[PDB]
Context: bound to proteins that are not shown
RNA sequence: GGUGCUAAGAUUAAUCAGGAUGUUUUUGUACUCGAAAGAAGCUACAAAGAUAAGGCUUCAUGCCGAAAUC
DNA sequence: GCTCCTTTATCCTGATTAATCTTAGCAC
DNA sequence: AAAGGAGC
Numbered sequence: 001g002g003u004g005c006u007a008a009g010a011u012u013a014a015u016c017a018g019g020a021u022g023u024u025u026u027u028g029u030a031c032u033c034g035a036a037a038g039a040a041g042c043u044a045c046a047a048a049g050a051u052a053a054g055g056c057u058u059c060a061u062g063c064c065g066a067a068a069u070c
Numbered sequence: 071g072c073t074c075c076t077t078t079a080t081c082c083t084g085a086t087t088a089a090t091c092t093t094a095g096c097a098c
Numbered sequence: 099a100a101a102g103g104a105g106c
Stems, first nucleotide, its partner, number of pairs: 002098020022051009032039002054064003057060001071106008
């Protein structure tokens, strides 16, 4: 100096199951304009949709997509 | 055309397996 | 760190 077993103390890695957001689209309500019908799409909240571009088959506690292969 | 300048989403809750150091106690 | 429009 390397290494084996054990225990602890530190760090970290890979993988799985879930939550709540954030971004943006559309609609509704509010705000603004309008006599209303509406307009505008700012601003806020809520819902619905998309959420790496995009794919799969076996129709579902469904599956894959940001690493590694050089 | 060539260079300057701005821009870029995240906080957690469960769980398992593995690694590398560093101490210890033994040892080729 | 690097995309790529801004800026000229």